Keywords: tandem repeat, TAL effector, sequence specific DNA binding protein, DNA duplex, DNA-RNA hybrid, DNA BINDING PROTEIN-DNA-RNA complex. Solved structure of RNA, together with DNA, 33 nucleotides shown. The work is reported in "Specific DNA-RNA hybrid recognition by TAL effectors" (Yin et al., Cell Rep, 2012). Protein in the same entry: Hax3. Crystallisation conditions: 11% PEG 3350 (w/v), 12% ethanol, 0.1M MES pH6.3, VAPOR DIFFUSION, HANGING DROP, temperature 291K. The PDB entry is titled "Crystal structure of the TAL effector dHax3 bound to specific DNA-RNA hybrid". On the sample the depositors note: This RNA oligo was ordered from Takara. It was solved by X-ray diffraction to 2.5 angstrom.
Context: bound to proteins that are not shown
DNA sequence: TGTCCCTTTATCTCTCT
């Protein structure tokens, strides 16, 4: 310097 | 009421080079 992954969070729909 | 399923944003770690 750049790929690649991962975990949270927040939004939002549905249904009754 | 509750529950169940789709989607966007931020941060944290590994790796090549």
């Nucleotide at each position: 310097g750049a790929g690649a992954g991962a975990u949270a969070a927040a939004g939002g729909g549905a249904c009754a």